[PDB]
Context: one part of a larger RNA, bound to proteins that are not shown
RNA sequence: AACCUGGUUGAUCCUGCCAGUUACAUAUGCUUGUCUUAAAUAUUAACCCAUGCAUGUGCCAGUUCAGUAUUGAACAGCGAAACUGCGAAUGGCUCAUUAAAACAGUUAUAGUUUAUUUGAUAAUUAAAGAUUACAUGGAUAACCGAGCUAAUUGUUGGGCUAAUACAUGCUUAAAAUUCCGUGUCCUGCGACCGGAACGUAUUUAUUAGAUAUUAGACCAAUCGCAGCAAUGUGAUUGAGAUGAAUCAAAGUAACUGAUCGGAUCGAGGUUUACCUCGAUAAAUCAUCUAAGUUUCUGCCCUAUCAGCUCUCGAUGGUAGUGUAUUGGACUACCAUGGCAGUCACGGGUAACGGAGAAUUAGGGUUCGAUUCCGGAGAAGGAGCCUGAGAAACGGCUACUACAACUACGGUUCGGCAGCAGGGAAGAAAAUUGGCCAAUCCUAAUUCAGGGAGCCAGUGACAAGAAAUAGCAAGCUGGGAAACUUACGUUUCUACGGCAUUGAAAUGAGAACAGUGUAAAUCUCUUAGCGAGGAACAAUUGGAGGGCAAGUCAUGGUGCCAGCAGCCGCGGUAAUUCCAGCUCCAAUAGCGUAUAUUAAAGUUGUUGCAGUUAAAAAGCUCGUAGUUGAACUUCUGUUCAGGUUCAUUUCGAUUCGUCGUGUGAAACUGGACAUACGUUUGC
RNA sequence: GUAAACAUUUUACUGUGAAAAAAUUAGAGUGUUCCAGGCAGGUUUUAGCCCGAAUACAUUAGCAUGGAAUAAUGGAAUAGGACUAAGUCCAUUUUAUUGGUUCUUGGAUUUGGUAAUGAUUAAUAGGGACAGUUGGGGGCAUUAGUAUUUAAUAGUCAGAGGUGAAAUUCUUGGAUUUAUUAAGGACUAACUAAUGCGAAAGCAUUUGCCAAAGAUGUUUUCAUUAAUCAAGAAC
Repeated sequence: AACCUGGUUGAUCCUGCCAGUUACAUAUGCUUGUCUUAAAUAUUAACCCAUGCAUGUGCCAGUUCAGUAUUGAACAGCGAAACUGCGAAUGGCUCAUUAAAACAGUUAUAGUUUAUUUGAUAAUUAAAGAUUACAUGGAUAACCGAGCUAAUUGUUGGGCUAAUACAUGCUUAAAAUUCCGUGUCCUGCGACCGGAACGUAUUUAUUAGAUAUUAGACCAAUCGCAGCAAUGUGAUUGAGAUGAAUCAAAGUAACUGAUCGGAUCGAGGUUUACCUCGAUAAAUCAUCUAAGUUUCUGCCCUAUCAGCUCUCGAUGGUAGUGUAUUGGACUACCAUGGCAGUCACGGGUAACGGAGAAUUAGGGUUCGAUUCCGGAGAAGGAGCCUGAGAAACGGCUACUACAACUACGGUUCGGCAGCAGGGAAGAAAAUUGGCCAAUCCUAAUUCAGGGAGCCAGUGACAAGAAAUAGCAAGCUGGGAAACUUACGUUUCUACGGCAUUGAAAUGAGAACAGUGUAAAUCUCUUAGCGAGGAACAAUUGGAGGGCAAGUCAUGGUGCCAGCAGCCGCGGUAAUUCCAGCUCCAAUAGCGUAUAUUAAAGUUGUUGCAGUUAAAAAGCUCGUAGUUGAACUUCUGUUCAGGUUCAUUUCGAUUCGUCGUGUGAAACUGGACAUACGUUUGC
Repeated sequence: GUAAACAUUUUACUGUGAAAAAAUUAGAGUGUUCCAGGCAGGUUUUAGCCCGAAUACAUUAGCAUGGAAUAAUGGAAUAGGACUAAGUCCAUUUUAUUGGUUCUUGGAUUUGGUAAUGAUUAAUAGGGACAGUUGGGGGCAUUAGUAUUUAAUAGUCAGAGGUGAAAUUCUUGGAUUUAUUAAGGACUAACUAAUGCGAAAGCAUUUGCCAAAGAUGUUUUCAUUAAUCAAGAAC
C1' cells in the first nucleotide's frame, strides 16, 4: 500500500489455472475481564397460531331529575351512564407480487377531489302550502319493569324524559334591469303611469367579456350628447388575470328545489336591560394538507424467446356513458392501425425502486429484506358498507383453505407480514417484562389514551476506549571501557534474566452515601473494604515451503493412526501425524465453512489475448450497426484590464505577504484594418 | 455601459447559473476524560453575556444562459435565389359603428433594376470511360497425344506373372512377347520453376467462339459516390 507468493521440468524461460493472501456478510467452534454504544425469525415457510396487550376520546362552551354534595326552587360544584360529535384511512409490521411496471429526478392538472386549518364573503329565506319568532314538532337511549337462549360486546317485548340528534319554519333594504297594460302622452318598441319577475346555487341556452403595448383619412347613414336645430360635435378612459380560455366578474331567458341564507352554546360584568369577550354549526372562494391521474428520461439475466397486438379494444376517429376529473376506462358506428435488430413480444430473477452499503490508484466489481422517501399486502381470491379520505382488513359479505366454543341448533370483537410469546421450517435470530417521565399522535380535549415510542431483560450481529501489572534492591547475563601484556579489578546513556527480597500504585470485586429514573437497574462522584503468586493466572490458531516461528541427537506411531486450502508429510533415525518442552502470529478475542471484494491486465472503456500455449469464420457480395480525405475572417497594428512568469528592478515591512518596476507570455476585451450583425430609446 | 424588437440553419459538446431531502459521505468549528461520536458549547460583567449547528458533493434527463474548436446537419442549380423599385391578388389590427375608396401592415404573384449574381479542391480515396498488352481464370464448341485395358490381323514358340521368397492367378483353346490397325473410357508427361491466373475451392494439349479480370498508360469523366459488416445471399 497501484505491491503478489506456492504447485507442471532432470533442470529453463512461457501460457494457464489451482492454492495462498485480503476485506465483508451470514453460520459456527473454542474463549471471554472492565466502560461507552448496539443489530436482532429478512433469507427456509407472505407457513400455522393458545393467551395478554397494540384505539380511543369531555372542555366553562351539544344532551344530566344517575350518583355525590341539605345545591341560586328550572339546573348551576364534582361527575357515571347513555345519546350526539370526532377519531378509528395515521401509526406499527412485512417484502409475497412487481422489469417502463413500481421507483427516481423533472413536469402537467386550462382534466380533478380534499374532513380538520388560515383569510374573505354574505340585505332577498323560491312557488304552492305553511307561517309562534319572546323561538315550532314528534320520537328514542341511559333509566324502571318483564323475557328468551347451553352458548357470545345477542338482543326481544313494555313504561319514562333531553338534545348542536331527527323533523319545520318566521325575519320589509333601496335602486337598476327585463317582461307585461289593447294605460297616458308620443313616435325612439322613447318618456311618465300601473302591474309582474329579480339572493345564492343547480341545468341548459343565448348576449357581452371591454383593450390604451397602440397607426390614419374621403363620401352615406352616423346611435348618442349638448341641443329642436338648422348646426354641429368629436369619438382618446372606464372594465382585472394568464404565454392561452368556453377565465374572472357580468346581461337575458327559463329550470331544479336535492345548495346555503344560526329555533344552538359559555363567560365577565358596570345593577339586571343593557354592554364586553368568546364556543360551535354550516355554504361559496381562496388558503393550507394530502391524493388521483400525468410530461420527459433512466432498470439486471435471456434469441435453447423474432415477430408482436386486433372475435370483441389492439392504434386512431366519432357521438354517447361513466367517473372527482382526463381517457378504449366502457358502449355503438367507422378506419387499419400501434410496437419491433436503436431487441418488440416472451421467459428468468435465491428482483420491491430509490436515499444508500462493502471494496476501491484511476476505470470498475458487488450489494442494498431492513432507520428516510415512494409502492405493495394482512391466509388466497372477489365484493361491499360508511366516510372528507378505504377496496380498509386490529370493518363487513361470500367462496377456497384453515382457528375457537357447542347441550349439535347454533356461535365467534376468528385472521402474530402490530408487541411479547408458541409451533414449524431450517445453519440461522431475544422477554408472554415497566411506563406514558421524554418524543410525538389522536380526541368534545392543559388534565384521557397510545406494544408509535421510551425503559429494562436477552445480545462476542457490529462499533469505540481499554486493565491483565508498575518501580526498585539483592544475586547474575551482558555491553563497554580502562587497566593488568594472557583471567583480577572498577563503573556502568546498552539493556536484559531470577518458583529471591521490598514497600508503594490501582482498578476488576464489593459498598454507606450522593448523581440518574415514571419507578427500577447501570453509569458517574465517593466513605468503610478489596494484590504476591498453579492468584484478580488469556485465548485461539501455528512452527517444512507458500508464511512469522525447532540446528529439539525429545517420547509415541511405523505408510497404520492421522496431517496437508495447494506442494506434500507418514513405509523404523517424521523439521508435516499423537504428545512434551520451547518458540511464533493475531490477541479479549481467534479458528472454520459458504457468497461476495481486492488480488484479476485471469472480462481488458481505460486494459488482455487469438502463427505454434484456448482462440481469425473455407470464401466473396452485402442491409442494419460502427467508421469516415482536404478547403471558408488566416492575419498585422493599437489601447486597456487583470493573471501568471521571471528577475544583475527596487522597495515596505517580517518570519513572509504587499507594493513597484521592467520586460516575457497566455489571455480577456476594446478599436482600425473590405474584418461577429441591423433600428430606435437612455 | 444597460433594455428591447429584428436578423443569425439546427444540435452534440463545453462554461456558468436556476431547480435540488434529510440521514449518510467529504469537511469547518468544538477536548463526548481520549475516541466512536454529539450539535453542542464558552464565560462568575448572572433577573446576564459571548458564540455554533458551516461548506463541498448532490452523477443522467428536464430548465436557464456564454461559447470561436471539433463532429453532424443546413442553405441559391428545373433557381424570382437575394436586394430594390413598380404593379396584381388574399387577408388585415386600428380609426365609437356598418358600407364604398383607402391606408397600413402580413402572405402570394408578375416584371424592370442592382450586385462579381450563385457550382471549394480535385485526395499516391473510390466508381466509370478509353489504349496497347498479360495470364496453366471461366463457359461452350473443336483437336491432338502416347499410355493403360481390350479386340482384330499377322508371327513365334513354353513359359508368363508376381515376391524377400513364394503361392493364388494366366497359359498348347497358344499366353506373356513382336509388328500393324481398331474400339473404349480416363489422363495432359517431359518442358514445369521459391513462375502465372482465380474470391476461395481450384486451373496445364490445338484451334475457334462467348462474356469476364488485374496491372500499367492517361494534362479523360464523375465528384465522397468510400471502409468493415448481425440480416440476407453467390461459390